Solved structure of RNA, 41 nucleotides shown. Released in 2019, the model rests on X-ray crystallography data to a resolution of 3.6 angstroms. Crystals were grown from: 10% PEG3350, 50mM Tris pH8, 20mM MgCl2, 75mM Phenol. The depositors describe the entry as "Human Argonaute2-miR-122 bound to a target RNA with three central mismatches (bu3)". The entry also contains Protein argonaute-2, not shown here. The entry also models phosphate ions.
Context: bound to proteins that are not shown
RNA sequence: AACACCAUUUCAACACUCC
RNA sequence: AA
RNA sequence: UGGAGUGUGACAAUGGUGUU
Numbered sequence: 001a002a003c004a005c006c007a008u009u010u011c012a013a014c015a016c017u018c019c
Numbered sequence: 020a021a
Numbered sequence: 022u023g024g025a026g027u028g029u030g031a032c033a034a035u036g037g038u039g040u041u
Base pairs, nucleotide, nucleotide: 003039004038005037006036007035008034013029014028015027016026017025018024019023
Other pairs, nucleotide, nucleotide, family: 002040cWW
C1' cells in the first nucleotide's frame, strides 16, 4: 500500500413490473 | 390500453 | 421528486487480529 482471515452491518443504492 |  | 410491488448486492463498510 496491497493481500489473507474472525466477528458483525439487510442498512442504503440501482433496476424492473404494474396504476 | 381494451 | 405520484405510489405500490420485488430482483440484484455479500472480492460490500468498519473495527479487529495477523502476514514478505